[PDB]
RNA sequence: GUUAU
RNA sequence: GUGCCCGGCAUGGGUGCAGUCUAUAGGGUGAGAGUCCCGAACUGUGAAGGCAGAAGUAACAGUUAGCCUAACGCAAGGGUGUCCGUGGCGACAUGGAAUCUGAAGGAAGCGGACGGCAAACCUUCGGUCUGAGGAACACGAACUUCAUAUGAGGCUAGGUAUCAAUGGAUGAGUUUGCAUAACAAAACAAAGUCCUUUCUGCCAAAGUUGGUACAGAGUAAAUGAAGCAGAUUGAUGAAGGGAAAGACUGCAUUCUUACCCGGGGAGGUCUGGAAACAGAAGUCAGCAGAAGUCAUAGUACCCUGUUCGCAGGGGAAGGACGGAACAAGUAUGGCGUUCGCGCCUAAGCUUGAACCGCCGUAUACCGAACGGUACGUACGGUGGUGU
Repeated sequence: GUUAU
Repeated sequence: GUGCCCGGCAUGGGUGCAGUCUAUAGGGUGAGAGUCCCGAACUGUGAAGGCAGAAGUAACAGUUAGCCUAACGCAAGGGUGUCCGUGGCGACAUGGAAUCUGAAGGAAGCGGACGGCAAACCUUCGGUCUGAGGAACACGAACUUCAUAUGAGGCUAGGUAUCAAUGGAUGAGUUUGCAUAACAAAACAAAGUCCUUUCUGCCAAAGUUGGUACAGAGUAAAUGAAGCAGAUUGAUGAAGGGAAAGACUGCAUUCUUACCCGGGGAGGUCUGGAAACAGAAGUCAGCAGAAGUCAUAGUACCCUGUUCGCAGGGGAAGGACGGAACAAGUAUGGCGUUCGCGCCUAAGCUUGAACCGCCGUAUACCGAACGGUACGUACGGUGGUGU
C1' cells in the first nucleotide's frame, strides 16, 4: 500500500 | 450489523484413573533413554566488492508423539426508503429477486493450510511490554527523579569531521519524516552460533550500511531519559547444565460462555375502529442520578420443605416519570480592606445536550504483548471535554 479504534 | 431478562447445553477450561505413543529411517551407550550419543535419506534455504541471472557445493533447518493456522472456499443465519408472487381493510406477514452482511465476544459454524508451534527443573546472556488517565498539574486505589509547545524528542534529504563495517545461514527486535496499533514492503538488527563452492552478464579507488561528534534544513492529534520493581507458553531470541518429562485417546469428575437452543416483552409507537375493543411492528451499551413512582409482575423463574397440582422464603427484562446528592456559575450573607479591591460561603437562583476515556475484579475474543472488540460486556473505582 492494506486495515483498526 | 448485533448488544435486554430468565432458563438449557460444551464442541471451551480444570482435575483424576486407564491405555497407547514420542525426535527422518535407522543405529548405539546404558540396569533403564521420550531425555544422552550416532545417523543415512528426502525436502527446503544457500554463500565474502555491488547489481542481475543460473548452479544446488559447505553449512543450517524440517521430516517427533502431536497441536494450531493465513489467503481463500462453503455457509445456518441477519439487513435493505428497491422490485415481484401470496395473505390481510390496515399496521404488517410470508416466499422470491437484487444487493449488503455472515464480525474481535456460542451455527460454541464447516473446510482449507502460506505458515507457526511442540518436554521437568537450575543458572547465564538478549529483545519487548507493564507500574493509569492527565503539557503528562490537580484530582486519584494507582512507582521515584528528571527533561519537554521557548518545540524535549523521534524521523526524512544534504554538506563538512572521524572511526568502523561489508558473503550466506540462524534470529527476536527496531525503524520507515511522526495520533496510536497491526499487516505488507524496505532497510537495519541484540545475545549467541555455523560454513568459506561453481558459472555467466553488466558495474567497480564503485555500491550500501553503521557509530560517534558538529552547524543547520524539513517535518507535530507529545512525549522522552534514567532508576528501582514486575511480565514475557505469539510455547519471544540465545548459551550452559540436566536419565527431566511430553503427547493423544477412552472413561470419570468438575468450572465456564454476548451472534447456539427454548421461553419472555412492559412503557412508547403504529393499524382498524366513533368508541369500547381488536390487532401490528418493536425494545435492550454509556451519560449529574437514590428513595419512590406506572406496568409486563410478585408472572416466568430461584433456593429450601414432599401428601406429585404443595406450603414458606426470595424474585427478571425495555421506557418514562421523579429529583437525595453531586459538578459548574452567582451575595440580595459574611470575614479581611493598603478605601482600589482581596478571600469565604451558596439557602435561593441558573446550567449540566451530547462526548473522550482510564484502571480493578469477573468473563469472552482478535493479535502473547502493544492496539483493539460501544469505555468489549457486567459490577466497581477515577479524571477530563462543553451546546

Description:
This is an experimental structure of RNA (Group IIC intron) with a sequence from Oceanobacillus iheyensis, with 392 nucleotides shown. It was solved by X-ray crystallography to 2.87 angstrom. Marcia and Pyle published it in Cell(Cambridge,Mass.) in 2012: "Visualizing Group II Intron Catalysis through the Stages of Splicing". The PDB entry is titled "Structure of Oceanobacillus iheyensis group II intron in the presence of Li+, Mg2+ and 5'-exon". It holds a match to the Rfam family "Group II catalytic intron D1-D4-3". On this family, see Bonen and Vogel, Trends Genet 2001: "The ins and outs of group II introns". About the family: Group II introns are found in rRNA, tRNA and mRNA of organelles in fungi, plants and protists, and also in mRNA in bacteria. Gene Ontology term of the family: Group II intron splicing. The entry is indexed under ribozyme, self-splicing, retrotransposition, spliceosome, RNA. The entry also models magnesium ions. The organism belongs to Oceanobacillus, within Bacteria. Crystals were grown from: 100 mM magnesium acetate, 100 mM lithium chloride, 50 mM HEPES sodium, pH 7.0, 3% PEG8000, VAPOR DIFFUSION, HANGING DROP, temperature 303K.